[PDB]
DNA sequence: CGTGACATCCCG
């Protein structure tokens, strides 16, 4: 650069 | 269930 996997906090 | 913003990591 171009694609992904996740978490946390807040709030609808 | 969704909306945002902060973050960690992976691949070619």
């Nucleotide at each position: 650069c171009g694609g992904g996997a996740u978490g946390u906090c807040a709030c609808g």

Released in 2019, the model rests on X-ray diffraction data to a resolution of 2.8 A. An RNA structure, together with DNA, in which 24 nucleotides are resolved. Crystals were grown from: 0.1 M MES pH 6.0, 22% PEG 400. The 2019 paper behind the entry is "A unique exonuclease ExoG cleaves between RNA and DNA in mitochondrial DNA replication". The PDB entry is titled "Human EXOG-H140A in complex with RNA/DNA hybrid duplex".